Keywords: Piwi protein, Pi-RNA, Argonaute, RNA BINDING PROTEIN/RNA, RNA BINDING PROTEIN-RNA complex. An RNA from Homo sapiens: 51 nucleotides with solved positions. It comes from the structure "Cryo-EM Structure of MILI-piRNA-target (26-nt)". The organism belongs to Homo, within Eukaryota. The work is reported in "Structural insights into RNA cleavage by PIWI Argonaute" (Li et al., Nature, 2025). Protein in the same entry: Piwi-like protein 2.
Context: bound to proteins that are not shown
RNA sequence: UUACCAUCAACAUGGAAACUUGGCUC
RNA sequence: GAGCCAAGUUUCCAUGUUGAUGGUA
Numbered sequence: 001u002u003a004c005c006a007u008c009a010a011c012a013u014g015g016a017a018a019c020u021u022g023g024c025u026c
Numbered sequence: 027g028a029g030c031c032a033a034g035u036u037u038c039c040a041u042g043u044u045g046a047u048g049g050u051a
Stems, first nucleotide, its partner, number of pairs: 002051023
Other pairs, nucleotide, nucleotide, family: 026027cWW
C1' cells in the first nucleotide's frame, strides 16, 4: 500500500505449578 | 534427606504479530 473497526484463522513469546533429566551446594 | 540453576513433558493461561472476510466513509 486512502483509512478505521469487527470476527475468524494462525504462529511466536512469556508467566505459574507438578513430574522427569543433568549439574553444583549442605 | 536437603537449597539453587538449566532443559524438557503435561496442565492452565497471557500477550504480540500475521493472513483472511466483511462493515462504513
It was solved by cryo-EM to 2.6 angstrom.